The PDB entry is titled "Amide linked RNA". The RNA (AMIDE LINKED RNA) has 21 modelled nucleotides. The entry also models strontium ions. Released in 2014, the model rests on X-ray diffraction data to a resolution of 1.2 angstrom. Crystals were grown from: 20 mM sodium cacodylate, 45 mM strontium chloride, 10 mM magnesium chloride, 6 mM spermine tetrahydrochloride and 5% 2-methyl-2,4-pentanediol [MPD (v/v)], pH 6.0, VAPOR DIFFUSION, HANGING DROP, temperature 291K. Mutisya et al. published it in Nucleic Acids Res. in 2014: "Amides are excellent mimics of phosphate internucleoside linkages and are well tolerated in short interfering RNAs".

[PDB]
RNA sequence: UGAGC
RNA sequence: CGGCUC
RNA sequence: GAGC
RNA sequence: CGGCUC
Numbered sequence: 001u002g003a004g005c
Numbered sequence: 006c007g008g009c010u011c
Numbered sequence: 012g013a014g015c
Numbered sequence: 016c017g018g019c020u021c
Base pairs, nucleotide, nucleotide: 002021003020004019005018008015009014010013011012
């Protein structure tokens, strides 16, 4: 150290 | 936007 | 123009 | 990376 945009 | 691909 |  | 939603 998330998901979408 | 930049980068890459088409 | 589209996709990542 | 910056920005939005959650």